[PDB]
Context: bound to proteins that are not shown
C1' cells in the first nucleotide's frame, strides 16, 4: 500500500411491532 | 390503564468472515 458490486454466516447493540406473565 | 419481565418474529445499525 490493498478498488466496486453482490449474496450469506457470525456476533453485538438498537428502534419497536406482536405475544405472554406478574404487580398495581 | 400501568409499568414490570420474559418470550419469537423481524426490522434496522455497525464489526468480524467467507463466496461470486
Ligand atoms: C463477478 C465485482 C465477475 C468477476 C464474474 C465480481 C462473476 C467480483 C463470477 C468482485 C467476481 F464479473 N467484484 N464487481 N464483480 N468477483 N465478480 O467466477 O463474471 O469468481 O462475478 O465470478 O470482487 P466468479
Nucleotide at each position: 500500500c490493498c478498488c466496486c458490486a453482490u449474496a450469506a454466516c457470525u456476533u453485538a447493540a438498537u428502534c419497536u411491532c406482536a405475544c405472554a406473565u406478574a404487580g398495581c | 390503564g400501568c409499568u414490570a419481565u420474559g418470550u419469537g418474529a423481524g426490522a434496522u445499525u455497525a464489526a468480524g468472515u467467507u463466496a461470486u
Background
The depositors describe the entry as "A dual mechanism of action of AT-527 against SARS-CoV-2 polymerase". An RNA structure, in which 44 nucleotides are resolved. The entry also models zinc and magnesium ions. The 2022 paper behind the entry is "A dual mechanism of action of AT-527 against SARS-CoV-2 polymerase". It was solved together with RNA-directed RNA polymerase, Non-structural protein 8 and Non-structural protein 7. Method: electron microscopy, resolution 2.98 angstrom. The entry became public in 2022.